[PDB]
Context: bound to proteins that are not shown
RNA sequence: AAUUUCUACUAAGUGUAGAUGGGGU
Numbered sequence: 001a002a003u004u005u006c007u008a009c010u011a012a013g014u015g016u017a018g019a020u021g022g023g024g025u
Base pairs, nucleotide, nucleotide: 005019006018007017008016009015
């Protein structure tokens, strides 16, 4: 402590494992 977004991360190095229907009140 990176993410469509979320959680845990670092997970072999600008990422990893899952999940994720969202659009209006």